The RNA from Schizosaccharomyces pombe has 794 modelled nucleotides. It was solved by electron microscopy to 2.8 angstrom. It comes from the structure "Ytm1 associated nascent 60S ribosome State 2". Ugolini et al. published it in Mol.Cell in 2022: "Chromatin localization of nucleophosmin organizes ribosome biogenesis".
Context: one part of a larger RNA, bound to proteins that are not shown
C1' cells in the first nucleotide's frame, strides 16, 4: 500500500475543569 | 480535592485443601493366615 | 515331550485377621485459605446472638 | 446494662496537586458497521428520487352533524336580528323589549 | 283528530349505601338509590 | 309513550360530510381576442421570358414538268421546336 | 414564363338527379387570457423528542 | 366490496362460600 | 390405540 | 379430581380480511418431477450467539450498566478456549472434515 | 443423484469346509490298460470336430484340463504318491480407500494448512461466551400498602412524600407527557451601549431526548423567564420552490 464517513476501547498529542 | 495500599465485614461469585457420618456384597479386592480342590500361559525337575 | 510344588509359582473354595482397609456415592445447621465484582441505603424502631 | 458479622462500609493510613483523575480535540490501533428515502412483493432485489449549502415548503379556515369532556343555569335554557348604552380607544365592556330556536307529550 | 298517577305515580327478587341487633366476627332483621328481570296499569 | 320530566348554551378534543380542503401533478372543453397561413380562382400597376443547334409555312432563281407534279441553290423564321 | 407590389375569396364530410337539408363550420388549424383550483379509486413528498398499550394476519353471511 | 363475530382498548357495571383454562387425569358409554 | 361425554 | 389464574358480562371504537416456508397424515400418481388437500407451526411488528457468508438451520427473544454462569457452536493459526485423555478405523499419482 | 455393481484395497466378524490318515505351497514322480471306445476327412491317436462317456488295475489316472501335432508323439492338470512340516481354504456381511464419467479463463472442507490428523467414530474430562440465565445498581412504567387535631423528624407544591414486588422488541391503531419558534394578554421593583439581538468557538455544563444554560471571540438596538392566549408554528427528500457554489 485499490474507497471514506461511523461506533466501541484506550494510547500519544493538545487543551479544559482544577 | 484527586488518586492509591492495608484490614476487619456485608451481598455475589469463583478456586483450592483438611476432617468427620452414612450408604453399597453393611463396597469388590487385598493382605497375612489355616483346611481342601483344580491345574497351567508346565517350575524345579523327568 | 511329558507331567501336579517340590530348589518357581498360579487358579477356586473355606475359615480366619474384621468390626481391615480404601474407592464411589451421599451428608455436617464441620473446617482452614487463595482471587474477583460490588457497598444501594442513611437519627431510631425489627428479627436475633452474646450477656 | 450493655456488646454482636443482628433491616446494603466502615476503620486505619499514604502519596498527590508545580498531577492524579475526570474531560474534550485529532489521529493511531484491535474490533464491528452494506446509501438514505420511496415503491413492489411472503421476502427480496430490481425501478424511481438523492451534486452540495441557505431560505421558503404540504390535514388549514368554515359550515353541518355526531361522541367525549368541561362550564353556566336548570324545566327550563338561549344577552349581541335589533334596542339601550358606554368622555379615560365608542368596534370592548355593560344593560334587554317583543318574539323565536331547542326542551318539557306521545301517537296515529 | 285524541292526547296519559287506577294501585305510597304499583307489587316479587337482586342490588349501592345506612340503621338496629347478639356470636357479639359471621349471620339476623328493617330501609334499599340506579339498573335488571317480573305480575301490573294509564294515553294514541 | 305516560308512570315523581332532563334539558338549553358555551368552549374543547375527537371523528366525519361539504366547500380549492393536505401539497404538487393529467390528455381536453368552453368563453372572449389575436395573428395567420394552406388551397384554389381572378384582377391592377410594373420588371426581367436571355444563349447555342435543327429550319415548318411562304418567296425567288430556276431546272425538269405538255400541264399537274418533283428536285436543286437561296431567302425565310415556326415547330403547343430541342439542348445547357 | 416567373416574380415585386397592390389586390379581391370559397372554402368539411357524406345524403341527394339537381334543390334543399343534417350536424358542423372560420377552414386544416395556430396563439393568447380567462373560465379552472375542470375531471386523481393514481403518483410523489408530507417537518418535533420520550414513554406506554399493542394487533389482525380470517372465520360466518351478502 | 358492507356487516357480524375474533383479536386491541376504552367506559359503566357485578362478581371472591366464583368461575375459568390451546393442559392432564377418573368414570362412563361407543369406535 | 384414539373418540365423544361427564366429573 | 389435579394444576394454574380472581373470573364474569353489557354497551363502543380502532385497526385488520394476506401470503411465504416447513412437518404429518392422505389423494392421486411420473421415465423423474409433483400435483391436490387438512394439519399445526417458523417467518411475519424482532433485534441477539452460533452455522466461513445467508428470508426461512441449531439457539435465544431486547431498557442503561458491573460481576458470574451458560445454549447452540466450538478449543492447531487465523479466533477467545485441551497440538487434551482412551480406544479404534484410513492413505487418496483428483483422500476427508458436506 | 450419477447406484446397479468393479477393485491381487485393508479391517474386523459370520457361515462351511480340509488337516501327524502329515493342513496348504514348493521340489521328485505317476498320471496307465483294452482304447487310435464309435461316426466323421488329405487326417484329428483325449484335446478338426459330432454322439457314448465304458471300463481293468491300482495309491490315482479323464473315453481328458489346456498348450502342442498334418495326426501322433512331446508337455501341462483332473486325481494320487514321495520329502517337507501346521494351520488353510471357500461363500458371504460390516467399516474405511479407489472406480462407479465432464467438458470448456485461476479458487476454494472460508482460508492456511492437517495423515499414530487439525479425517472419520466413541467414551471422558477441563475450557470459550449470547443481548440468554443468576445477583447487585439505575432508569422508566404498571401493580400494592401507608400518609392531616398537618407530633419539633420538621419530608403538606396531597398536583406532595414514602414503601413494595413485577415488568420492558414491537408494525396497523390507541394513550400519555414533554422540547421548540412569530404574535397577544398578566407577570418578573425583568437584562441591555460597562453592549440587546445575531453569529462563531479542537472552552465548560445540563437534560434518555427534542433541546437549554454558560466562557471567550465578532457585533452594535434591543430581548428574554415564568402563567395564560393565539397561529401562516419544527423539513433531507417532492424529476419540490429561489437563489448561491
Nucleotide at each position: 500500500g485499490g474507497a471514506a464517513g461511523c461506533a466501541u476501547u484506550g494510547g500519544a498529542a493538545a487543551u479544559c475543569a482544577g | 480535592g484527586u488518586c492509591a495500599g492495608c484490614a476487619u465485614c456485608a451481598g455475589u461469585u469463583u478456586u483450592c485443601g483438611g476432617g468427620g457420618g452414612c450408604g453399597g456384597a453393611a463396597a469388590a479386592a487385598g493382605a497375612a493366615u489355616a483346611a481342601g480342590g483344580g491345574a497351567a500361559g508346565g517350575u524345579g525337575g523327568c | 515331550u511329558g507331567u501336579u510344588u517340590a530348589u518357581a509359582g498360579c487358579c477356586c473354595u473355606u475359615g480366619u485377621u474384621g468390626u481391615a482397609a480404601u474407592a464411589c456415592g451421599u451428608c455436617c445447621a464441620c473446617u482452614g485459605g487463595g482471587g474477583a465484582c460490588u457497598g444501594a441505603g442513611g437519627a431510631c424502631u425489627g428479627c436475633g446472638g452474646c450477656u | 446494662u450493655g456488646c454482636c458479622a443482628a433491616g446494603g462500609a466502615u476503620g486505619c493510613u499514604g502519596a498527590c496537586a508545580u498531577a492524579a483523575u475526570g474531560g474534550u480535540u485529532u489521529u493511531c490501533a484491535a474490533u464491528g458497521g452494506c446509501c438514505c428515502g420511496u415503491c413492489u412483493u411472503g421476502a427480496a432485489a430490481c425501478a424511481c428520487g438523492g451534486a452540495c449549502c441557505a431560505a421558503g415548503g404540504a390535514g388549514u379556515c368554515u359550515a353541518g352533524c355526531a361522541u367525549c369532556u368541561a362550564u353556566g343555569c336548570g324545566a327550563g335554557u338561549g344577552u349581541u336580528u335589533g334596542g339601550g348604552u358606554g368622555a379615560u380607544g365608542a368596534a370592548a365592556a355593560c344593560c334587554c323589549a317583543u318574539c323565536c330556536g331547542c326542551g318539557a307529550a306521545a301517537u296515529g | 283528530g285524541u292526547g296519559a298517577a287506577u294501585g305510597c305515580a304499583g307489587g316479587u327478587g337482586g342490588g349501592a349505601a345506612c340503621g338496629c341487633c347478639c356470636u357479639u366476627g359471621u349471620g339476623g332483621c328493617g330501609u334499599g338509590c340506579a339498573c335488571c328481570a317480573u305480575c301490573g296499569a294509564c294515553c294514541g | 309513550g305516560u308512570a315523581a320530566g332532563a334539558g338549553c348554551a358555551u368552549a374543547g378534543c375527537u371523528g366525519u360530510u361539504g366547500g380549492g380542503a393536505c401539497c404538487c401533478g393529467a390528455a381536453a372543453g368552453a368563453u372572449g381576442g389575436u395573428g395567420a397561413a394552406c388551397u384554389a380562382u381572378g384582377c391592377c400597376u410594373g420588371a426581367a421570358u436571355a444563349g447555342g443547334g435543327u429550319g415548318a409555312a411562304g418567296c425567288c432563281a430556276g431546272a425538269g414538268g405538255a400541264a399537274a407534279c418533283u428536285c436543286u441553290g437561296g431567302u425565310g423564321g415556326a415547330g403547343g421546336c430541342u439542348c445547357g | 414564363u416567373u416574380u415585386g407590389g397592390g389586390u379581391a375569396u370559397a372554402g368539411g364530410g357524406g345524403c341527394g338527379a339537381a334543390a334543399g337539408a343534417c350536424u358542423a363550420a372560420u377552414c386544416g388549424a395556430a396563439c393568447c387570457a380567462u373560465c379552472u383550483a375542470g375531471u386523481a379509486g393514481c403518483u410523489g413528498g408530507u417537518u418535533c423528542c420520550u414513554g406506554c398499550c399493542g394487533a389482525a394476519g380470517u372465520u360466518u353471511c351478502c | 366490496g358492507g356487516a357480524u363475530a375474533g383479536c386491541a382498548g376504552a367506559a359503566a357495571c357485578u362478581c371472591a362460600g366464583a368461575u375459568c383454562a390451546g393442559u392432564u387425569u377418573u368414570a362412563u358409554g361407543a369406535g | 390405540u384414539a373418540u365423544g361425554u361427564a366429573a | 379430581a389435579a394444576u394454574g389464574a380472581g373470573a364474569g358480562u353489557u354497551u363502543c371504537u380502532a385497526g385488520u380480511g394476506g401470503g411465504c416456508c416447513a412437518u404429518u397424515u392422505u389423494u392421486g400418481g411420473u421415465a423423474a418431477g409433483c400435483a391436490g388437500a387438512a394439519c399445526u407451526g417458523g417467518c411475519g411488528a424482532u433485534g441477539c450467539g452460533g452455522g466461513a457468508u445467508g428470508a426461512a438451520c441449531c439457539g435465544a427473544a431486547c431498557g442503561u450498566g458491573a460481576g458470574g454462569u451458560u445454549a447452540a457452536g466450538g478449543u492447531g493459526c487465523c479466533g477467545g478456549a485441551a497440538u487434551g485423555u482412551a480406544c479404534g478405523c484410513u492413505c487418496a499419482u483428483c483422500a476427508g472434515a458436506c | 443423484g450419477a447406484a446397479a455393481a468393479g477393485g491381487u484395497g485393508u479391517u474386523a466378524g459370520u457361515u462351511c469346509a480340509u488337516c501327524u490318515a502329515g493342513a496348504c505351497a514348493g521340489c521328485a514322480g505317476g498320471a496307465c490298460g483294452g482304447u487310435g471306445g464309435c461316426c466323421a476327412u488329405g487326417g484329428a491317436a483325449g484335446u478338426c470336430g459330432g454322439a457314448a462317456u465304458c471300463c481293468g488295475c491300482u495309491a490315482a489316472g479323464g473315453a481328458g484340463u489346456g498348450u502342442g501335432u498334418a495326426a501322433c508323439a512331446a508337455c501341462u492338470c483332473a486325481c494320487c504318491u514321495g520329502c517337507c512340516g501346521a494351520a488353510u481354504g471357500a461363500a458371504c456381511u460390516a467399516g474405511c480407500c479407489c472406480u462407479g464419467a465432464a467438458a470448456a479463463u485461476g479458487g476454494a472442507u472460508g482460508g492456511c494448512g492437517c495423515u499414530u490428523a487439525a479425517g472419520c467414530g466413541u467414551a471422558c474430562u477441563a475450557c470459550c461466551c449470547a443481548u440468554a440465565c443468576c445477583u447487585c445498581a439505575c432508569c422508566g412504567u404498571c401493580u400494592g400498602g401507608g400518609u392531616u387535631a398537618g407530633c419539633u423528624u420538621u419530608g403538606a407544591g396531597a398536583a406532595g412524600c414514602u414503601c413494595a414486588g413485577a415488568c420492558g422488541a414491537g408494525u396497523a391503531g390507541g394513550c400519555a407527557g414533554g422540547c421548540g419558534u412569530g404574535g397577544a394578554g398578566g407577570u418578573u421593583u425583568g437584562u441591555g451601549a460597562c453592549g440587546a439581538a445575531g453569529c462563531c468557538u479542537u472552552g465548560g455544563g445540563c437534560g434518555u431526548g427534542a433541546g437549554c444554560c454558560u466562557g471567550g471571540g465578532u457585533c452594535g438596538a434591543a430581548c428574554a423567564g415564568c402563567c395564560u392566549c393565539u397561529a401562516g408554528u419544527g423539513c433531507a427528500g417532492a424529476u419540490c420552490u429561489u437563489g448561491g457554489u
The sample was in a buffer at pH 7.5. An Rfam search finds the family "Eukaryotic large subunit ribosomal RNA" in it. A reference for the family is Yusupov et al. (2001), "Crystal structure of the ribosome at 5.5 A resolution", Science. Among the 55 different proteins in the entry, which are not shown, are 60S ribosomal protein L6, 60S ribosomal protein L7-B and Eukaryotic translation initiation factor 6.